[PDB]
Solved structure of RNA (16S ribosomal RNA, nucleotides 921 to 1531) from Thermus thermophilus HB8, 611 nucleotides shown. It holds a match to the Rfam family "Bacterial small subunit ribosomal RNA". Clan: SSU clan. The family has 99 seed sequences and 42,628 matches in Rfam 15.1. On this family, see Yusupov et al., Science 2001: "Crystal structure of the ribosome at 5.5 A resolution". The entry also models magnesium and zinc ions. The 2015 paper behind the entry is "Structural insights into the translational infidelity mechanism". Keywords: ribosome, translation, mismatch. The structure was determined by X-ray crystallography at 3.05 A resolution and released in 2015. The depositors describe the entry as "Complex of 70S ribosome with tRNA-Tyr and mRNA with A-A mismatch in the first position in the A-site".
Context: one part of a larger RNA
C1' cells in the first nucleotide's frame, strides 16, 4: 500500500423484512454425476457447470466402438515420367464403400494433305517437393465470451511533503443512481469509467394517401364489395417537445419536499452500452497459431452399432392432484413474425392424422390463422371420481432409401403414482409477479416441456435496515500478502542426529602417605682382616643420608563407554484438538501458584505492547 475482521461509522441492491407464486414430494421432459460397455466420443464444475457448447444426432452429423478398404491419400501446390481429348454412360461381385470392367467422345494450336502426334487442356496414373490429424499443450498463445459489477470506482502529467516503498489529488461538509454536482482544500489540471449522443414504447404535428373508413352521399347481391374522398385508424419518415425551465418553501450553492400544466418531469418507462485490472478463469472440438506427437497409419472412406444404456443420485423444467375447477355447444378482442424450391384458401373421402385435388400469393392485397383465458348456456355433485393424464395392448398415418435398439402424429381400449409435498430452497416492487395463448430460428421429419420474441388478463406487500447474502466510501486492528478457503501452537506416532542423566565398566593424568630401594655424590668408619711398599696418609672395603623407580593404600581431575531415561533438533505431504495473531470470537502478555491428553485453564497481583 493492500486483502481480511465474530472493529466501529456513513450508505446501498428482491439481501432480508412485508408479500405472491414455485422447487425439494408424485409421473414424465431434458441435462449432469455415476455405474454399465465392445464403445456407451470429448468438453463444461461453488456462485460465474448440470433445457450448458447440441438454433433439430434414427444413417448424416460423428470426433466412438465393432467390421470392410484405401493411399500424392478426399481438398492446396509444385514438379518429373507415361497416357487419355474435358466427358458421358451401363456389366460383374458385394453389405455398401472399394477393386475390377465396358460402350462410347474428339472441338482445339497446329504440320492442319493426311496415315501421325503434341500443346494453353483437364482428367486415368506412377513418382518425388507435400499433404492431412477433433492427436496433445487454455500456465506455451490470438480472437472472442463469463465474472465481481452497471458496482463508482481505476489512473497519468506536472507541482508539494516523505531518505524511501508511497502519498496529496481521489479527504472532509453537503448531494446524487453516480469521484453527479456544490463549497472547501498544496493542490490545479488532465485521461479511462457514470451520465449523453443510440434505439423501442408513450403526446402531437408535417409528408405519403390502393389494401383503413359511410366518418358525408350513392349503388348497396349490403362483402369497405362498387363508385368515390383516405380527414381518420394504421403505416413511416421527419421533426417538435422538460431543461426540475416557472412558482413557493428549504438551501451558500448544488439539490431536495411540494404545487402548477401537460400525454409526459424532476435520471419518465424499457433497452443497447459494461473502466484499470481480477478469476495465472473459459475456449487449441468454431477458427487460426508457437512447440510437441503418429504419417499404409492417430490420416481417409463406407455398411451396422453408440452418443438415447439403468439397481441408483442431483440440477432446470413441464402436467397436475381440482368445483376460482373438468368437459361440451355457440360465441367473441391480439401484437410481433414467417411463406413463389414454400405457405396451401376452398372442396371432396375418411371418426380423425391426413389424402385427391385447386385458386391465389415473390405477398400492410393472397395463405399459416381458430388466438386461449373471456363471455353464454348446458351437463357433472366432491368420491381418486366426466380431476389427473402415466403406462401397456390393438390400428393406421405422414417425413424418410429406411423409423428394432431411435421418431412424431391420430384413433379405440387400457386409465398407474398423485386427495398440496420432511429437512431445505428460487424468482419478481407495476403492466412487474401470476396466468393464457401465439410466432420465429434449426429443421426432410423430430423426442421443443428447450431457447429467442409478441401480446391477452392482470394481484399483494414494503413498517423498516436490527438479523442472514453481496457491494461502496471512510476509519481501525493485524503475526496474514498464491492474501482468512490466510496464518499458526502443543501433546501423541514414525525416522534420524547430536546430547544431559544413569546400577556402573575401562583408560589417562595426577596428588598425600608408607614400604623395599639400583647407580652415585656427600658423611662416618677403614677395624679381630687386604694392598699401597712415600704412614697419626692413601686405596679397596663396610655402614649411613638422600636417591631413579617398584610397590601398597586412599583421593582429585579428564576422556571414553553403559541396560535404561530425560528433554532438544532436523525431517516435502501422519493422529488430536484451536491456544495466539482481527475484542481471535474469554483482550493479550506476565512472575507465581494449583490442575488438565495437549496446546492450555483458573487464582492472585502486575504491564499496556489492548479499552
Nucleotide at each position: 500500500u493492500g486483502a481480511c475482521g465474530g472493529g466501529g461509522g456513513c450508505c446501498c441492491g428482491c439481501a432480508c423484512a412485508a408479500g405472491c407464486g414455485g422447487u425439494g414430494g408424485a409421473g414424465c421432459a431434458u441435462g449432469u454425476g455415476g455405474u454399465u460397455u465392445a464403445a456407451u466420443u470429448c468438453g463444461a464444475a461453488g456462485c460465474a457447470a448440470c433445457g450448458c457448447g447440441a438454433a433439430g444426432a434414427a444413417c448424416c452429423u460423428u470426433a466412438c466402438c465393432a467390421g470392410g478398404c484405401c493411399u500424392u491419400g478426399a481438398c492446396a501446390u509444385g514438379c518429373u515420367a507415361g497416357g487419355g481429348a474435358a466427358c458421358c454412360c451401363g456389366g460383374g461381385u458385394g453389405a455398401a464403400a472399394g477393386c475390377c470392367u465396358g460402350g462410347g467422345g474428339u472441338g482445339c494450336c497446329c504440320c492442319g494433305c493426311g496415315a501421325g502426334g503434341g500443346g494453353a487442356g483437364c482428367c486415368c496414373u506412377a513418382g518425388c517437393a507435400c499433404a492431412g490429424g477433433u492427436g496433445c499443450u487454455g500456465c506455451a498463445u490470438g480472437g472472442c465470451c463469463g465474472u465481481c459489477g452497471u458496482c463508482a470506482g481505476c489512473u497519468c502529467g506536472u507541482g508539494c511533503c516523505g531518505u524511501g516503498a508511497g502519498g496529496u489529488g481521489u479527504u472532509g461538509g453537503g448531494u446524487u443512481a453516480a469521484g453527479u454536482c456544490c463549497c472547501g482544500c498544496a493542490a490545479c489540471g488532465a485521461g479511462c469509467g457514470c451520465a449523453a449522443c443510440c434505439c423501442c414504447c408513450g403526446c402531437c404535428g408535417u409528408u405519403a394517401g390502393u389494401u383503413g373508413c359511410c366518418a358525408g352521399c350513392g349503388g348497396u347481391u349490403c362483402g369497405g364489395c362498387c363508385g368515390g374522398g383516405c380527414a381518420c385508424u394504421c403505416u413511416a419518415a421527419c421533426g417538435g417537445g422538460a431543461c426540475u425551465g416557472c412558482c413557493c418553501g428549504c438551501g451558500a450553492a448544488a439539490g431536495c419536499g411540494g404545487g402548477a400544466g401537460g400525454a409526459a418531469g424532476g435520471a419518465g418507462g424499457g433497452g443497447a452500452c459494461g473502466a484499470c485490472g481480477u478469476c495465472u478463469g473459459g475456449u487449441c472440438a468454431g477458427c487460426a497459431u508457437g512447440g510437441c506427437c503418429c504419417u499404409u497409419a492417430c490420416g481417409g472412406c463406407c455398411u451396422g452399432g453408440g452418443c438415447g444404456a439403468c439397481a441408483c443420485a442431483c440440477g432446470u423444467g413441464c402436467u397436475a392432484c381440482a368445483a376460482u375447477g373438468c368437459c361440451c355447444a355457440c360465441u367473441a378482442c391480439a401484437a410481433a413474425g414467417c411463406g413463389a424450391u414454400g405457405c396451401c384458401a376452398c372442396c371432396c373421402g375418411g371418426c380423425a392424422a391426413c389424402g385427391g385435388g385447386g385458386a391465389g400469393c415473390u405477398a400492410a392485397u393472397c395463405g399459416c390463422a381458430a388466438a386461449a383465458a373471456g363471455g353464454u348456456g348446458g351437463g357433472c355433485c366432491c368420491a381418486g371420481u366426466u380431476c389427473g393424464g402415466a403406462u401397456u395392448g390393438g390400428g393406421g398415418u405422414c417425413u424418410g432409401c429406411a423409423a428394432c435398439c431411435c421418431g412424431a402424429c391420430c384413433c379405440c381400449a387400457u386409465g398407474a403414482a398423485g386427495c398440496c409435498g420432511g429437512a431445505a430452497u428460487c424468482g419478481c416492487u407495476a403492466g412487474u409477479a401470476a396466468u393464457c395463448g401465439c410466432g420465429g430460428a434449426u429443421c426432410a421429419g423430430c423426442c421443443a416441456u428447450g431457447c429467442c420474441g409478441c401480446g391477452g388478463u392482470g394481484a399483494a406487500u414494503a413498517c423498516g435496515u436490527u438479523c442472514c447474502c453481496g457491494g461502496g466510501c471512510c476509519u481501525u486492528g493485524u503475526a496474514c500478502a498464491c492474501a482468512c478457503c490466510g496464518c499458526c501452537c502443543g501433546u501423541c506416532a514414525c525416522g534420524c542426529c547430536a546430547u544431559g542423566g544413569g546400577a556402573g565398566c575401562g583408560g589417562g593424568c595426577u596428588c598425600u602417605a608408607c614400604c623395599c630401594g639400583a647407580a652415585g655424590u656427600c658423611g662416618c668408619c677403614g677395624g679381630g682382616a687386604g694392598c699401597c711398599u712415600a704412614c697419626g696418609g692413601g686405596c679397596a672395603g663396610g655402614c649411613g643420608c638422600c636417591g631413579a623407580g617398584g610397590g601398597u593404600a586412599g583421593g582429585g581431575c579428564c576422556c571414553g563407554u553403559g541396560a535404561c531415561u530425560g528433554g532438544g533438533g532436523c525431517g516435502a505431504a501422519g493422529u488430536c484438538g484451536u491456544a495466539a495473531c482481527a475484542a481471535g470470537g474469554u483482550a493479550g502478555c506476565u512472575g507465581u501458584a494449583c490442575c488438565g491428553g495437549a496446546a492450555g485453564g483458573u487464582g492472585c497481583g502486575g504491564c499496556u505492547g489492548g479499552a